[PDB]
Context: bound to proteins that are not shown
DNA sequence: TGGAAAGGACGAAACACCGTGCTCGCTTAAGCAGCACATATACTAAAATTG
DNA sequence: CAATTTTAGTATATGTGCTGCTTAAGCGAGCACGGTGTTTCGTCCTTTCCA
């Protein structure tokens, strides 16, 4: 940096 | 039986070339949706052609 | 010469294969960045050599 992933809106 | 050497074999870490080790190989499609562009093909029009 | 038919001429019209879209953010974490094969440099340790 990128992307995921897991959550309060 | 411990310490020691000249050559040597590896093995790692910077210049790199092909894809994949052999050249194969799949499955889904995420829903809609508003252009297209194939193609087909329909209708018709104008021209050539028998009476 | 002129009503009937056959071709083309384009026009149109109906798919289906392409692109495009599909909330507003906040807030934490966990991870890994192609590479393979040829080539150079580095070392250590298979054996012959010493007290």
């Nucleotide at each position: 940096u990128g992307c995921u992933c897991g959550c309060u809106u």
An RNA with a sequence from Homo sapiens, together with DNA: 111 nucleotides with solved positions. The entry also models zinc and magnesium ions. The entry has 18 different proteins, among them DNA-directed RNA polymerases I and III subunit RPAC1, DNA-directed RNA polymerase III subunit RPC10 and DNA-directed RNA polymerase III subunit RPC8. The work is reported in "Structural insights into human Pol III transcription initiation in action" (Wang et al., Nature, 2025). Taxonomically the source falls in Homo (Eukaryota, Opisthokonta, Euarchontoglires, Hominoidea). Released in 2025, the model rests on electron microscopy data to a resolution of 3.5 angstroms.